[PDB]
Context: one part of a larger RNA, bound to proteins that are not shown
RNA sequence: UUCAAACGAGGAAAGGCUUACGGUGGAUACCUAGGCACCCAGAGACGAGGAAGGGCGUAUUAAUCGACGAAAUGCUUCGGGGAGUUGAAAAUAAGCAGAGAUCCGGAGAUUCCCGAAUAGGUCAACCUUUCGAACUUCUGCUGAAUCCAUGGGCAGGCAAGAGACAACCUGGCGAACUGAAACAUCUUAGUAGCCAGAGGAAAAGAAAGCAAAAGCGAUUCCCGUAGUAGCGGCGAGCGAAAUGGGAGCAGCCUAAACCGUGAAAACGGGGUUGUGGGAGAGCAAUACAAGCGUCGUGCUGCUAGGCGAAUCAGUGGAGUGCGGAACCCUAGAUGGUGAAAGUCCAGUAGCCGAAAGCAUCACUAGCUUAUGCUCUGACCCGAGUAGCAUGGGGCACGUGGAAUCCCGUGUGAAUCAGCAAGGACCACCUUGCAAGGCUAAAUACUCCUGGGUGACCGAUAGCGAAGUAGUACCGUGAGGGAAGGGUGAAAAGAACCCCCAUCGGGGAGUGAAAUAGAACAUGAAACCGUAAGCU
Numbered sequence: 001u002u003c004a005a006a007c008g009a010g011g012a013a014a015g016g017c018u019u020a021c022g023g024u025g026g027a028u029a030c031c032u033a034g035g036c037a038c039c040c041a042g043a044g045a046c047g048a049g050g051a052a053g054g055g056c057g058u059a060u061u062a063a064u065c066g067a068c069g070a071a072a073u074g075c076u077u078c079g080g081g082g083a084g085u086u087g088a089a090a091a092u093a094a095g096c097a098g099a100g101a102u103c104c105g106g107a108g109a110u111u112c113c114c115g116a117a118u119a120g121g122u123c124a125a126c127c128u129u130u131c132g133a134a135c136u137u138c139u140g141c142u143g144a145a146u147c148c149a150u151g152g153g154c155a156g157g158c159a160a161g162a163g164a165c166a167a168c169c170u171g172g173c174g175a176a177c178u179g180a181a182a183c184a185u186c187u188u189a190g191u192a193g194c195c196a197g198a199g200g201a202a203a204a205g206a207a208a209g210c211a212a213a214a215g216c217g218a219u220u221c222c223c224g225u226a227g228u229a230g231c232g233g234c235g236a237g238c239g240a241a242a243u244g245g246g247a248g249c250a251g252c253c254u255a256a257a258c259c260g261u262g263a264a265a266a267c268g269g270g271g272u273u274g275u276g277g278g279a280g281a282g283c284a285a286u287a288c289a290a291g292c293g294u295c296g297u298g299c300u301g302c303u304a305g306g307c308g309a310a311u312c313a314g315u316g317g318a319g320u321g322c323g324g325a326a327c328c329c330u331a332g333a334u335g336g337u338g339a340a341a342g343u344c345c346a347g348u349a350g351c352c353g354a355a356a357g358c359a360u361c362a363c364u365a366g367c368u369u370a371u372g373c374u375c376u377g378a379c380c381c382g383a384g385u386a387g388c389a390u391g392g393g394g395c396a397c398g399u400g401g402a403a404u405c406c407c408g409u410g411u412g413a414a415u416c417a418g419c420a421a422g423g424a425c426c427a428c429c430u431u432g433c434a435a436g437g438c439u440a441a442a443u444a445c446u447c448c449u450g451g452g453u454g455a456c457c458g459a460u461a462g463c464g465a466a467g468u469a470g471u472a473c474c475g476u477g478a479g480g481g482a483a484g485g486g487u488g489a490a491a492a493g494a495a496c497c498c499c500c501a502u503c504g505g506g507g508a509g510u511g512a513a514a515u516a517g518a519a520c521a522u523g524a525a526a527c528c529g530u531a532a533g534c535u
Stems, first nucleotide, its partner, number of pairs: 015535009030486002034457002036454007043446002046163001053114003056069003064088002075108005084096003119128002137157001139155003168199001169197005179186001183233001209216002220247004230238002251438002261266001291367002300359003305352001307350001311325002314322002326343002328332001388410006419432004473480002493520001496507004
Other pairs, nucleotide, nucleotide, family: 025525tHS026524tHS027523tHS028522cWW032033cSS032458tHS032459tWH033485tWS034462tSS035462tSS044166tWS044200tHS047116tWS048118cWH048162tWH050116tHS050117tWS050118tWS051117tHH052115tHS054125tSS057072tSS058072tSS071109tWS074109cWW079304tSS079355cSS080103cWW081103cWW082101tHS083097tWS083100tSS114124cSS121126cWW129132cWS133162tWS134161cWW135160cWH138156cWW143151tWH144150tWH145149tWH165166cHS167200cWW167445cSS168444cSS169202tSS174192tHS175191tWH176189tHH177188tHS178187cWW179236cSS180235cSS185235tWW186236tWS186398tWS199201cSS200445tWS201443tWH204219cSS205218cSS206250tWS206439tWH207217tHS208419tWS208432cSS209431tHS210431tHS211214tWS211430cWS212422cWS213429cWS218441tWW219248tWS227228cHS227239tWS228240tWH229239tHS230396tWS232234cWS232235tHS232236tHS232398cWS235398cWH236398cWW247442cSS248441cSS249440cWS250439tWS250440tWS253436cWW253437cWW255272tHS256380cHS258270cWS259269cWW261267cWW262263tSS262264cSS272273cWS274276cHS276416tWS276433cHH279379cHH282373cWW289369cWS290368cWS293365cWW296363cWS297362cWW299361cWW303356cWW304353tHS306351cWW308331tWS308349tHS309328cSS309331tWS309347cWH310342tWS310343cSS313323cWW315319tWH316339tWS318338tSS330349cSS331348cWS333347tHS335345cWW336344cWW337341tWH354355cWS381416tHS384385cHS384412tHS386412tHS387412tWS388411cWW394405cWS397423cWW400402tHS415416cWS415434cWS418433cWW457461cSS458466tWS459466tWS459485tHS461466tWH464469tSS465469tSS469483tHH470471cHS470481tWS471482tWH472481tHS475477tHS475478tHS487491tWH487516cSS488492tHS489512tHH490511cWS491514tWW491516tWW492510cSS492516tWW493517tSS493518tHS495508tHS509517tWW510514tWH511513tHS511516tHS
C1' cells in the first nucleotide's frame, strides 16, 4: 500500500429551536392644545328701526377659519390702563400712534342678498319692477237692495300680530309593542308623538272648601300618614286623603238693588261681605296705613381697571428639586417659566374705581286708602245655569249604594221665614255660599353665561366632533355618518460636500440626545427579515 466483510463517523440545505438586531404596527405608562357632571348665583325679551340661520363679499397678496358688511378684516361718542401695533401663521406693502395708536368697556351709526320675507313673481341668496305686503288700528268715499240704516270697496294713514327655541309648562288629538306567563274589561298611559300658545317660570288660587261636637282657614311644593283606606276579569295591578310637620305667604277688581244721563243701547258714582252682608236712617270739620305713578335725588352691586410683601448661591444641557444661607405672609388659591418653587411672571388677601347703560332698595312732592257707629225693613245675592232623564270623561275609586267634578241631547228651579256640600236618599245639625275676573313667593327646567368643585374621561374614553365635524362620504328624499393628537426647552428643521431624474441617502453642522430629522415623543404582540449556536 492492496484485498475480503461489515460499521458507518465527519463536512455538508432550505427548514426548526434559542439569542441579538432591526421593519410595519400601534397597545402600555406620562400628557394635553377638548369634554363631562354637580353646587351657587344669573336669564328664558331675539323679530317689520327686519331675527335665528345662511349666500356673496371686504384685508396691498391666493385658499381656508373667525370678525365685519360696500360706512365691509370696520365707523362715532363717553370712559380705562399704557405702549407699540394693521385678526390664525412669516414676509410682504406702506401706514397710525404720547398733539393716546393696538386694546378693553357704556351708548350709538351702517348692517348688500335669501330667509316671517314684506313691491309682484320665485327653482332661496334670483328676475320684473311706476320703489312700495296681507291683518288690526286711525281719517276720509261711502255698493246691493227699500236714496234708508248698514257691512263690503276706495283711498291717505300711521307701525303693532305675523317667525325662532334645549328642556320645563298649559291645551287639543292620542297610539302600540308590553304586564296579565294566551286575551278581548284593565295595564303600559293619558305615557310617546304631532299640532297650538306663553313664560322665565307656567298652571292653581282666595272657599257654595275640609272637617267633626273638637277645630281649621286661598293656592303651590317636600316630609309623613300609607303601599294603609280603598279600587281591581277583587286577576295583573292601581293606590288617596283629613289630622301632623315644614318652604312660602297676599290679597283685590267687577254684575244687579236704587241715583245723575240716554239720539230709549250706554258711561259716571254707591256695591261687594258672609254665625249675612249690600240699596235705606245720624256726625264736630277725620287721621294713620298701603299701593302706584311724575320725573327727580343718594348710597349698594354689574359692564372696563389699578396699587399690591418677600432671596441668593453650589449641583448638573435647564432648577422651582437637592445641600447651604435670608425673607414675606389679611398674600403657600391658581396658570405658566428649559425640572416641580410665597419671594421669576400674570397674579391672590386687602384696597381704590366710572362718563354712560342696568339692576335691588330708601327718601322728597301728587292721586289713592272703607266698614268711625248704630239701629227697623224684608227689593236685589253673577239664568237657559244647579238640578233631573239619558250618553259619557275623570275622580285613588273598572257602573258599582257611586257621592262630589266637568261635558253631548231635552226638559229646565229658589234665592236668604233661600241654595250647595257633609260618599244613594230622607230628616235635624254643622260648614260654604255657585253659575264674572285678576294676582308674587316657595316650584320643575337647561341649548346656555359667570364663580367654584370633582375618589369624572383623558385620544377606539370624554360631546358624534381635542385640526375646513354634521365635515368627507352615502341616499332622489326624510335621514345616516366616520378616522386622523403628543420633534425639541428654543426651528437652532439641517449652511457646505458627494451619489444625484432635486425622490432618498452618507458625511459636515445644530442640539444634551437626531439609530429626537420632520409617514420625527415610551414603544408591546401578531407579522417580515437578518446573524450567530446546535440540529
The PDB entry is titled "Structure of the large subunit of the chloro-ribosome". Shown are 535 nucleotides from a PDB entry: RNA (23S rRNA, nucleotides 1 to 535) from Spinacia oleracea. The work is reported in "Cryo-EM structure of the large subunit of the spinach chloroplast ribosome" (Ahmed et al., Sci Rep, 2016). The sample was in a buffer at pH 7.6. It was solved by cryo-electron microscopy to 3.5 angstroms. An Rfam search finds the family "Bacterial large subunit ribosomal RNA" in it. Clan: LSU clan. The entry is indexed under Cryo-EM, ribosome, chloro-ribosome.